[PDB]
Context: bound to proteins that are not shown
DNA sequence: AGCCACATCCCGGCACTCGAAGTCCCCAACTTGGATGATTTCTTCCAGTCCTGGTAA
DNA sequence: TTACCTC
DNA sequence: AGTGCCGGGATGTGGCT
């Protein structure tokens, strides 16, 4: 070691019928955005032959 | 006064910093007059059924 | 085996 | 120039006899 301990609420079903929201109507007036200013540096791309050639292909 | 535990303590050592442009500042934000009237909101019938006491004559 | 008795 | 742990060996100091 609990107002302890132990436990099946199941089975069945037709909401249906019908309907006119409608006539009217001036948003208006007025209005200064504005002054200034470094994308290039510790970049990597030279030097040549062939080819009419800024065309196309080459070795260092 | 002289002896033993037990705190810290300061050089000698180890580590790390850490890639790699900046992105505008300021002061103001509206006054005034109206918001609509006349009508009317339905009606017929029906609302289960069983089982589940203590206790004396 | 039965009869009663509640807002 | 800084900052943050690691080791070792030592300079000191309170307590007890």
């Nucleotide at each position: 070691c609990c107002a302890a301990g132990a436990a099946a609420a199941g089975g069945a079903c037709u909401g249906g019928a019908a309907g006119a929201a409608a006539u009217c109507a001036u948003c208006c007036a007025a209005g200064u955005u504005g002054g200034g200013g470094a994308c290039u540096a510790u970049u990597u791309u030279c030097u040549g032959c062939c080819g009419u050639a800024u065309a196309g292909g080459c070795a260092g």

Solved structure of RNA (crRNA) from Aeromonas salmonicida, together with DNA, 141 nucleotides shown. The structure was determined by electron microscopy at 3.52 angstrom resolution and released in 2023. Protein in the same entry: Cas8/5, Cas7, Cas6 and TniQ. It comes from the structure "I-F3b Cascade-TniQ full R-loop complex". Park et al. published it in Mol.Cell in 2023: "Multiple adaptations underly co-option of a CRISPR surveillance complex for RNA-guided DNA transposition".